[PDB]
RNA sequence: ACCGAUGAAGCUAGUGGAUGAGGUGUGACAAGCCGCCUAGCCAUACGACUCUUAAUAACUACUAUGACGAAAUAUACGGAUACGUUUAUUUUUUCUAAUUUCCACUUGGGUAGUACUAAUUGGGAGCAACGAAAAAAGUUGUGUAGAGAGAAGCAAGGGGACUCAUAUCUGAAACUAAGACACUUGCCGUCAGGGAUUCGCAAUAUGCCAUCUUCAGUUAAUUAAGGCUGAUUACCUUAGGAACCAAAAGAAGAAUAUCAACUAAGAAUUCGUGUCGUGAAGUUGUGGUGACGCAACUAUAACUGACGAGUAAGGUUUGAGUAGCCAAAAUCGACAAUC
RNA sequence: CACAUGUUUGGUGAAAAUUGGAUAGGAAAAGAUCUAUGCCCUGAACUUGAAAUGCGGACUAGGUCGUGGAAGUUGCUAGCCAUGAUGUGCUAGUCUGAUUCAGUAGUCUAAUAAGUCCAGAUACAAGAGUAUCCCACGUAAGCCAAUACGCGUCGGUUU
Numbered sequence: 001a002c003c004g005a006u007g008a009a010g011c012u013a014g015u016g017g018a019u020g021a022g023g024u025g026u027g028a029c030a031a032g033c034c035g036c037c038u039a040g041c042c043a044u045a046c047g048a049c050u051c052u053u054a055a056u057a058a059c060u061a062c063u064a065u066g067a068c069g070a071a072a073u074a075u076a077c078g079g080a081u082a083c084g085u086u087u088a089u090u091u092u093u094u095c096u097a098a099u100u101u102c103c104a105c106u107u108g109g110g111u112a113g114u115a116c117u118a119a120u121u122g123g124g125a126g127c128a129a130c131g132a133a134a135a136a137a138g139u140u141g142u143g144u145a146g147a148g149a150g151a152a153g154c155a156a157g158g159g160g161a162c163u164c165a166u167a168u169c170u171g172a173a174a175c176u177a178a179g180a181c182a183c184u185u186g187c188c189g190u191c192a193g194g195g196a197u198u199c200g201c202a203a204u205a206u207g208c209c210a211u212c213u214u215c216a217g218u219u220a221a222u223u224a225a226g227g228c229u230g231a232u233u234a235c236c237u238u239a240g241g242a243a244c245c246a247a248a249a250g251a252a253g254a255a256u257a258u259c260a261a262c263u264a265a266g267a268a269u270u271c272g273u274g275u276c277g278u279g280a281a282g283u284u285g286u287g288g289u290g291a292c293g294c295a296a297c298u299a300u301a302a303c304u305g306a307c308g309a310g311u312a313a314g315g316u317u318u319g320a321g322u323a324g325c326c327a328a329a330a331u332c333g334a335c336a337a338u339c
Numbered sequence: 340c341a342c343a344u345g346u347u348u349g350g351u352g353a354a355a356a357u358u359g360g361a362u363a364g365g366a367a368a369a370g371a372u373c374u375a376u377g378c379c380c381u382g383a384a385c386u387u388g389a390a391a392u393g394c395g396g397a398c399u400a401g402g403u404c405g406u407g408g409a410a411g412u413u414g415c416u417a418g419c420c421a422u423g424a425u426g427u428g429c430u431a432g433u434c435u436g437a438u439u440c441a442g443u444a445g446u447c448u449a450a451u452a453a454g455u456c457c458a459g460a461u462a463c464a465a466g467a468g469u470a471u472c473c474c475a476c477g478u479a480a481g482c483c484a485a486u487a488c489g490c491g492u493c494g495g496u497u498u
Base pairs, nucleotide, nucleotide: 002495003494004493005492006491007490010041011040012039013038014037022034023033024032042157046153049150050149051148059146060145061144062143066095067094069092070091071090072089073088074087076085077084078083099125101124102123103122104121106119107118108117109116126142127141128140129139130138158474159473160472161471162468163467164466166462167461168460169459170458171457174455175454179447180446181445182316183314184313185312186311187310188308189307190306191305192304193303194271195270196269197268198267199266211254212253213252214251215250217245218248222240223239224238225237226236227235273336274335275334276333277332282297283296284295285294286293287292318356324351325350326349327348340428341427342426359379360378361376362375364373380442381441382440383439384438394436395435396434397433398432399431400430403424404423405422406421407420408419476489477488478487479486
């Protein structure tokens, strides 16, 4: 580089797509019926188990980032006091890397061989933050090291098609005066105020004994890790005090006659259509000892202003200030929106 | 002149339709993509023809209807003067109407388009399918097979 032979669905071997090997069938044959079947291999695969280990593969250790917390010191507002709470600054205990993600090619490793396994490169998806006041899209990321032996199991491991999903492209009928850009209205939201509600934390005992509250690191408990043990809920050792823990000891306390009124700095949760009216049981004055008068104002009489992240609809001009409805009002009323 | 007819205020506030607006028209076509008009509005090019008639459109009255002013016969309705709606049509008037093209929504711009709906065709893998189904290498041969081509391996061999 041309020819001849050849090709079993994890791998190796057999036989070559089957009246076969052999299964099944039977107590055992035979017959019949099957025969993508038969024999072997089983792992850094896959899960349980043992010893070990920081961990023996959703774990361990570390670093960067950050989060709760809580101690001082100021600060501000509270509490009958002990004290509590707010805001800063500093110091701290503990916890914390957002997939141990898949796919393809290449180069390796392990085996007789295949599942397996390592790294580079490229890619798909997920996740986190910002985007944002929404769905994207996009951007930035999604860190680094380790992770032993053994014993008993296990057949799980190939290609295609076809559905659904997802993405892209193309195209008829049918429907709709399409599509962009503004604008308006609705829905949904945003900001700033107001109203309402809630939080903003001692305990309220006692004849004796006791009970309740607050103190946190006592040779005490609690938590965690080890020992010990047949085993630990026992005991021993070490460590922590953010978390866990006030059991036993210790401390310091358990004050105030009640109802109404009051309810702080702060914090949290909620409450909103347009236009036109009405104008108190509310508020503010004022005359009163009062019961009540007079007057003015208020739908903040619980919502009011300013807007647009977005989303939906709409000739938005004319019809037309026309038709319609209504002309009363603490049950606040009318008409129009919203549902 | 003939028919018809109770009057009036305020708040809120539509829709159908509307392809510049109005009014007419049209066999089974009812309108962006139809036609008309001595019509109106907005633009753009031309000197317009508006002559009698004819066709319109405004206003005035014969009006009509509803309201306030004067008179007595035995008490009595109406005669006349001032007011609104000027409802529709007809009469007399008296004043006017004729250049030609063009106008899609608030703005651009389409309406053989473009969206929506629906359908089809593709797609390395990194999405899902218990019994979803086929395969003695894959594709074509309608399945399969003969065959053909491709791929993987052995044997004689270039290299």